Source information: phi29 pRNA 3WJ core RNA 20 mer; phi29 pRNA 3WJ core RNA 18 mer; phi29 pRNA 3WJ core RNA 16 mer: 54 nucleotides with solved positions. It comes from the structure "Crystal Structure of phi29 pRNA 3WJ Core". Method: X-ray crystallography, resolution 3.05 angstrom. The entry became public in 2013. Primary citation: Zhang et al., Rna (2013), "Crystal structure of 3WJ core revealing divalent ion-promoted thermostability and assembly of the Phi29 hexameric motor pRNA". Crystals were grown from: 100mM Sodium acetate, 24-26% MPD, 20mM CaCl2, 10mM MnCl2, pH 4.6, VAPOR DIFFUSION, HANGING DROP, temperature 295K.

RNA sequence: CCCACAUACUUUGUUGAUCC
RNA sequence: UUGCCAUGUGUAUGUGGG
RNA sequence: GGAUCAAUCAUGGCAA
Numbered sequence: 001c002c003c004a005c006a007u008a009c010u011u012u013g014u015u016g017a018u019c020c
Numbered sequence: 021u022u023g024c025c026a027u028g029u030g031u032a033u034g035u036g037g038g
Numbered sequence: 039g040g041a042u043c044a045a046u047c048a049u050g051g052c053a054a
Stems, first nucleotide, its partner, number of pairs: 001038009013046008021054008
């Protein structure tokens, strides 16, 4: 550096609309 | 084919693996 | 900023 899974945060592929 | 459901981002950190 | 809905891409799943 790469892979997967964990925890925290986070604007959780890409686009449009509506409500506060 | 169409409908419905679930997941999808980044950054740290930790574990295992490479 | 919070929420709701929709379009579309990917994986898995269900339905006719």